[PDB]
Context: bound to proteins that are not shown
RNA sequence: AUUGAAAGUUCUGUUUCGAAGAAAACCCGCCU
DNA sequence: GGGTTTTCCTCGGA
Numbered sequence: 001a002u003u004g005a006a007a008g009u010u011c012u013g014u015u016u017c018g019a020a021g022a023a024a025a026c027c028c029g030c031c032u
Numbered sequence: 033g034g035g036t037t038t039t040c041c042t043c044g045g046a
Base pairs, nucleotide, nucleotide: 015046016045017044018043019042021040022039024037025036027034
C1' cells in the first nucleotide's frame, strides 16, 4: 500500500522408411 | 593445338 488486493495456458507425441556421378580419353612430338 | 561432351533435379502417410 494506488480500481489497488488473491491467479503457472499445464499435461502427453521420432519426418520415419530406400536409392553407386557411372561409363569413354597419352602433355607427345627434335634441341651440345 | 586442344581448358568437356547426356542424363536424371523425389515418390507418400499424417